Keywords: In situ, Ribosome, Chloramphenicol, cryo-ET, TRANSLATION.
This is an experimental structure of RNA (23S ribosomal RNA, nucleotides 2019 to 2900) from Mycoplasmoides pneumoniae M129, with 882 nucleotides shown.
Taxonomically the source falls in Mycoplasmoides pneumoniae (Bacteria, Bacillati, Mycoplasmoidales, Mycoplasmoidaceae).
The structure was determined by cryo-electron microscopy at 2.9 A resolution and released in 2024.
It holds a match to the Rfam family "Bacterial large subunit ribosomal RNA". The family has 102 seed sequences and 51,934 matches in Rfam 15.1.
The sample was in a buffer at pH 7.4.
The depositors describe the entry as "Mycoplasma pneumoniae large ribosomal subunit in chloramphenicol-treated cells".
The model includes bound chloramphenicol (CLM) and PENTANE-1,5-DIAMINE (N2P).
Primary citation: Xue et al., Nat.Struct.Mol.Biol. (2025), "Structural insights into context-dependent inhibitory mechanisms of chloramphenicol in cells".
Context: one part of a larger RNA, bound to proteins that are not shown
RNA sequence: GAAAUCCAGGUACGGGUGAAGACACCCGUUAGGCGCAACGGGACGGAAAGACCCCGUGAAGCUUUACUGUAGCUUAAUAUUGAUCAGGACAUUAUCAUGUAGAGAAUAGGUAGGAGCAAUCGAUGCAAGUUCGCUAGGACUUGUUGAUGCGAAAGGUGGAAUACUACCCUUGGUUGUGUGCUGUUCUAAUUGGUAACUGUUAUCCAGUUUCAAGACAGUGUUAGGUGGGCAGUUUGACUGGGGCGGUCGCCUCCUAAAAGGUAACGGAGGCGUACAAAGGUACCUUCAGUACGGUUGGAAAUCGUAUGUAGAGUGUAAUGGUGUAAGGGUGCUUGACUGUGAGACAUACAGGUCGAACAGGUGAGAAAUCAGGUCAUAGUGAUCCGGUGGUCCAGUAUGGAAUGGCCAUCGCUCAACGGAUAAAAGCUACUCCGGGGAUAACAGGCUGAUACUGCCCAAGAGUUCAUAUCGACGGCAGUGUUUGGCACCUCGAUGUCGACUCAUCUCAUCCUCGAGCUGAAGCAGGUUCGAAGGGUUCGGCUGUUCGCCGAUUAAAGAGAUACGUGAGUUGGGUUCAAACCGUCGUGAGACAGGUUGGUCCCUAUCUAUUGUGCCCGUAGGAAGAUUGAAGAGUGUUGCUUCUAGUACGAGAGGACCGAAGCGAGGACACCUCUUAUGCUCCAGUUGUAGCGCCAGCUGCACCGCUGGGUAGUAACGUGUCUAUUAGAUAAACGCUGAAAGCAUCUAAGUGUGAAACUAUCUCAAAGAUUAAUCUUCCCAUUUCGCAAGAAAGUAAGAGCCGUCAAAGACGAUGACGUUGAUAGGUUACAGGUGUAAGCAUAGUGAUAUGUUGAGCUGAGUAAUACUAAUUGCUCGAGGACU
Ligand code: CLM
Ligand code: N2P
Numbered sequence: 001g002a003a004a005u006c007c008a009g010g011u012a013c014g015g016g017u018g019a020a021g022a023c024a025c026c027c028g029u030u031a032g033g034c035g036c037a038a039c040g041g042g043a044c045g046g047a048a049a050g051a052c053c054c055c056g057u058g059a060a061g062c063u064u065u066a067c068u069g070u071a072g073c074u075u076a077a078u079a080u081u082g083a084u085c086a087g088g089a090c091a092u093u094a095u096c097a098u099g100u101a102g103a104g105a106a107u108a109g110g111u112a113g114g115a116g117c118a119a120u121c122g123a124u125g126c127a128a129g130u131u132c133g134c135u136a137g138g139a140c141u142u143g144u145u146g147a148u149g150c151g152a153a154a155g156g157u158g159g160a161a162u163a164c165u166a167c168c169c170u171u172g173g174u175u176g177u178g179u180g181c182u183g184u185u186c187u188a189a190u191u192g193g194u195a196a197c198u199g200u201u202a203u204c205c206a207g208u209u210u211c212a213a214g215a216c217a218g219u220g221u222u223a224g225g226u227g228g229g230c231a232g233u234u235u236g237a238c239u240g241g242g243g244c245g246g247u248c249g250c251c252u253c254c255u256a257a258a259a260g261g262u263a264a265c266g267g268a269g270g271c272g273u274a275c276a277a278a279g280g281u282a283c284c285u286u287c288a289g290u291a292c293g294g295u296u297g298g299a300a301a302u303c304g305u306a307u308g309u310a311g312a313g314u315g316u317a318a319u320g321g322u323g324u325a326a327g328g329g330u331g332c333u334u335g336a337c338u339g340u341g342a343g344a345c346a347u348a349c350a351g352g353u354c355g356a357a358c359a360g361g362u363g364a365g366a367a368a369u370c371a372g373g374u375c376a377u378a379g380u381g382a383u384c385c386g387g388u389g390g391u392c393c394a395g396u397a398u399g400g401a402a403u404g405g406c407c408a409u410c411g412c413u414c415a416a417c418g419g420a421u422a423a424a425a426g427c428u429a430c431u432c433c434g435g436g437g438a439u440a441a442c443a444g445g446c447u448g449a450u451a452c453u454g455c456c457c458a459a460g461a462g463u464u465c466a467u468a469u470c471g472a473c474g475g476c477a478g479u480g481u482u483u484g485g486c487a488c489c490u491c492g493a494u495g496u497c498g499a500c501u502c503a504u505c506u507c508a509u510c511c512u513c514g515a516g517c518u519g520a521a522g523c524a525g526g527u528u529c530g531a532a533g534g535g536u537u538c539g540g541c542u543g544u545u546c547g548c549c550g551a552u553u554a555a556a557g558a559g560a561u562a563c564g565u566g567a568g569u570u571g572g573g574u575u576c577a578a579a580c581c582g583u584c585g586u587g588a589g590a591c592a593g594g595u596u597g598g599u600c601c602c603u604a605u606c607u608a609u610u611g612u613g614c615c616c617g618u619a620g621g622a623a624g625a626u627u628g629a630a631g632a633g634u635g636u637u638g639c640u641u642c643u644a645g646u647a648c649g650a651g652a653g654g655a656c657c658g659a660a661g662c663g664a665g666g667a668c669a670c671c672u673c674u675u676a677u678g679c680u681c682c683a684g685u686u687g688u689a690g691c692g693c694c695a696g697c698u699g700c701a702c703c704g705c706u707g708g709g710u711a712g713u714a715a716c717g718u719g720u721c722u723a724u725u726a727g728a729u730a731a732a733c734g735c736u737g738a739a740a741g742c743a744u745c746u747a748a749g750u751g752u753g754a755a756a757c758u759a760u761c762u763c764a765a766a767g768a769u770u771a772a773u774c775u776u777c778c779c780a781u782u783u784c785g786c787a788a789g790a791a792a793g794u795a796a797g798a799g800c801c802g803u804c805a806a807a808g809a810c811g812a813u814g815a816c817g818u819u820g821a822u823a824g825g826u827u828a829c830a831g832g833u834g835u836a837a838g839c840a841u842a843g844u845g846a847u848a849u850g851u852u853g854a855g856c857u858g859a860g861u862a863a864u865a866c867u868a869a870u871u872g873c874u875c876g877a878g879g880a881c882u
Base pairs, nucleotide, nucleotide: 009023012029013028014027015026016025032615033614034613035612036611037610038609041607042606043605045602046601053436054435055434056433058432059431060428061427062426063425066233067232068231069230070229072226073225074224075223076222077221078220079219080218082186083185085183087181089179090178091177096172097171099169106162109168110167111166112165113164116150117149118148125144126143127142128141129140190213191212192211195209196208197207198206199205236248237247238246245265249271250270251269252268253267254266272417273315274374275373279333280332281331282330283329284328285327287311289307290306291305292304293303313322314321318377319376320375337360338359339358340357343354344353345352349418362371363370364369385411386410387409388408389407390406391405393404394403443490444488445486446485447484449483451479452478453477454476455475456474460470461469497572498570499569500568502564503561504560505559506558507557510535511534512533513530514529515528516527517526518525538550539549540548541547578596580594581593582591583590584589616767620778621777622776623775624774625773626772631763632762633761636664637663638662639661640660641659642658648653665722666721667720668719669718670717674715675714676713677712681708682707683706684705685704686701687700688699689698690697691696725759726758727757732752733751734750735749779879781792782791783790784789797875798874799873800872801817802816803815804814805813822868823867824866825864826863827862828861829860831857832856833855838851839850840849841848842847
Other pairs, nucleotide, nucleotide, family: 002603tWW008024cWW017022tWH020444cSS020445cSS036809tWS040041cHS040604tWS043567tWH048493tWS050052tHS050441cWW051493tHH052440cWW052491tWS053241tSS054439cWS057420tWH064066cWH064586cWS066424cSS067228tHH071227tHS081215tWS081217tHH082188tWS084184cWW088180cWW088181cWS092176cWW095173cWW098170cWW101159tHH102160tHH103108tWH103157cSS104161tWS105151cHS108158tWS114163tWS119147tWS122147tHS123146tHS131138cWW132137cWS133136tWS156162tWH157161tWH158160tHS187215tWH189214tHS190217tWS194210cWW200202cWS227229cHS233424tWS234425cWH235426cWH238265cWH252318tSS256263tHH257262tWW270378tSS272380tWS274278tWS277334tWW277336tHH281364tSS286325tWH288308tHS294302cWW298301cWH309310cHS310323tWS316317cHS316379cWW321326tWS322325cSS325326tHS335361cWH335371cWH338372cWH339372cWH341356tHS342355tHS358372tWH365367tHS381414tHS381419tSS382414tWH383412tWH395401tHS395402tHS421423tHS426588tSS428430cHS437441cWH439491tHS440491tWH442494cWW448449cHS448450tHS448480tWS448483cHS450480cWW450482cWW457473cWW458472tHS459471tHS461466cHS462468tHS465519tWW466471cWS468526tSS479508tWS480482cHS487488cHS494562tWS495496cHS495600tWW496575tWW497543tSS501565cWW509511cHS509531tWS510532tWH511554cSS514731tSS521648cSS521652cWW522647cWS522653tSS530730cSS531755tWS535555tSS536556tSS536557cWH537551cWW542546tHS543572cSS552556tWH553555tHS554636tWS565568cHS571600tWS577598tHS579595cWW585587tHS612811tHS617771tWS621796tSS627766tWH628768tHS630764cWW643657cWS645646cHS645654tWS646655tWH647654tHS649651tHS649652tHS671715tWH673717cWS678711tHS709858tWS710859cWH715716cSS715717tHS724760cWW728756cWW729754tWH731753tHS736746tWH736748tWS737747tHS738744tWH746748cWH766772tHS767769cHS779877tSS785789cWS788879tHS796876tHS802869cSS805807tHS807812tWS808811tWS816869tWS820869tHS821866tWH834854tHS835852tSS836854tHS837852cHH843845tHS843846tHS877879cSS
C1' cells in the first nucleotide's frame, strides 16, 4: 500500500429432475470450527451490449453498359462583329421561249373570248449564230429584200384545232433585287506567354508603337453528343437460418374430420378466353357403343333393323348438374335493352354474388309466358394523370373564348397482380452501428432414418451333413457409435482441429487367466461363453485424426468423458488485414481451389484436490503404547534349460502339467561401487589494477578459463518388490438323487472351479462426536458459605525465549539449554587436491632437483565448556450425578 469483480450468502458428493449440462430442487452418502503454502477441475470464471450468421424498407467505402444528374471536353445558333470580290441555289420585279401515241399537208402542254388576220413595232427567197434534237423540225437575233399573202380563219382530221387577245403546268438564259452556303483578299473591332520605349533603379501592370493573327479566335446566352471524373440514391418478400432453386393474382378437386370455414416450399390441374351464334324466343327431335344384313369401303366413313339406361354430348382444367333436359335442327330476331331497384348471400374495408317488382320501348309466340348474355363456378387492375364523344352546369367587370364540371369511354405481364417513384444494378476479408439464441456455425438436448453390435427363420456352401465355420432372400431389437433430422439452452461471448502433460471410466476382450464345441492327431489355429486386475512400442511421409509402409512385441483393443484437457503448454491447420497462381465476373471482388507470411491476456474469492498448521471437543489433567470401523497403494509379462525329442505322429514336426535360471517395463529406498552436479575446497593459468619494487597475494573479466573434487542432492548406478496361500464364486464339470419307477449337476444334501471379489503384502488411521483399550505420573488445603460456589492454596506437564537439524515455505517434527556436547571455535583424524612459501644446489635464463606425500582445505568423523544456549515469565489439578 493498489487492481479488475461483487444481488444477499452460513457456498459438499452421487443418481435423478428441471429452460433440455444444478453449491441451493427430490432421494441418498459424506463432512469438527478457522487458516497457511500450492495446482488449476468447476463456479456454462473475469475483461470486450459476438468481430462469424441472420434481421433493420441502418451507415460508410468501392465498382459498373443500375437510375437520375453534373464538373470537364466537343459541335452548332446568337452578341461582341466589319468592308469587298466570285460562285452556284430557292422566289420573283421587266423579258423570251420551252413540250411529237396515230390520224391530222404538221413537234396538238391545258382552260376561254373567239371568225378573220399581216405589211416602215416591214413578208416571200437567201446567209450566219446560242439552245434543242425524233437527224427531221420548232423557236429567238442580225443583214439584204420588197408588196404581195395565210388549206395552221374558212378545206379537212381528231378525245383535245390552228389566226389574234388572256389565265394555268415541265424546262433553260437574261439584266435585277431578298436570304443564307461553302472560297478568297483587306483592316479598323478584337487577341498575343514577338521585340522596343516610357511610368521606372521594376521579369508584374498600364500607355505608345512594331510584328504576328484577324472578323477567326476567346468570352457570355441557348441547344445537341460523350462523360463513374464526381455526387444523391435504389438493388423485394416467403423461406423447417441465409445464399441458390421455386413461388407471388384468379378458378376446380383432395387433404378438410357428412353445415360453412380451416394451414404447410402438401397432392393434381387450368385461366389472363370463345360465340352475331355456341345469345333470346317458338316449333320439332333424342345417346355413344355393340349385334345382324349390304359396291367401291378396308377393324372402324354412310344405310336399315334391333339392343343398350349414360360409358354420348353439354367450346375449355376439374367439380357439380343435366338423357324429352341445359343435347341436335329449323324459322324469326338482337333483351349481348334504357332508368332503377324492395330483400338477401358473403365479407375488416375496398370490392363481389343473387334478385322479386316498377316505368319506357322492343323481339319470339295464337296466347300463357320468356328475354337486363351463354348449364354454373376462372377469362381480370384501385387511385392519380392525360386523351375522345355527348351535355339543359360554370365561364374570375360584361359578351364570348380559354379552361374546367357531369355522363360514357381510352391508355398499365402497375403479373412482386390492394399497384412505394414517371425513372434505379453489384462487391466489401478495409469495414461500422442497433438488436436476436425470435435464427445458423462448436458442444449439449430430443429422434435413431443412416451407421455399428446382436438375435430370430433356414435356401444353400461345407469328400456326404443347414446349424465345426459361413450364411442368402426376410424379420425383431440394443447402443448412441458415423452421416443425418428438429432448433429447446447459450450471440450484454459456451475459445473451435491436431499435438504435449495427466489421466479416469465402460466392455461390445487385443494380450495375459478359466471353459464348451471343432471339419481339435501333435504344434499352431477357428467360434462361443466367463472375466476390466494389469499392460497395450518406436519410427518414415502428412497440421493432421485417419492412413500406407519399416522393424519389434504377449499385445500393439473399441469407445466415452463439451469428438476430456489453451484462468495447463503450442498455433503446424482452419478463419483478419499483405502477395501471387488456376478459374469466375465487364468490373470492384470471389472460390470445403493452391501457396509464403502473420499479437493465444488474467496476481485464484468460493468449491474440488495435494500437503501442513492453530482452536476446541473426546467430561480431572498430563506423558506414553496400542486395537482397527471406514480406507488408500501395488497386481504386467517374456526368453532359455530340464521334464523330453517323452505324449501324439508313416513322417516332417512336436507337447499338456511341473521345476530352475536370466531379463524388459513399472514401483520403493539408498549412495559401498560407476557416473552428473558440487559459487567462501585444491591445483594450473591469461589480461589488467592495486599491496612503494622482485617474489607472493587480492579485486574484476560467465564461479575469468581449465583439470580434479569433501559433505549433500540424483541416475545412467545397486539393493528390494512385481510372490505365495486361504475363503466365497462366474463360465464349465460334477457325485448321490426324485418331481417325471428310465434319464437327469438340483429341488434337499455334498463338491471342483479364473489375473475378477474378500483377506494374506505396504502405508495411514479413535474428530470412528458411534470420539475405543491398556500402562504410568500428579492433584487430594486453610477460612467464609455455597458447592463441578467464592478469597487466597496446592503438582505432573506444557508453552514463551535461546542454540540447532535426523526436520523444514511458515508453522510443526526431533535434540539440547550449564546437573550441557545443541551450535560455533580449538585439537586430532578421515576424504579431496597434489609436493606449498622460503632456502640451497644446477643452468646464461625460462626451469629442474632436495628439504617434501609437503602445504592447503565449505559442510565430513570424534573429543574438548573456550564462546553462545542467563539467575527469566505464563498457562496448568480435586473429576456432576445415575
Ligand atoms: C469464441 Cl471465438 Cl471466443 C466464441 O465466440 N465462441 C462462442 C461463444 O459463445 C461459441 O462457444 C462458439 C461458436 C462457434 C464455434 N465454432 O467453432 O464455430 C466455436 C465456439
Ligand atoms: C426433507 C429433507 C430436507 C429438505 N425431507 C432439504 N431442503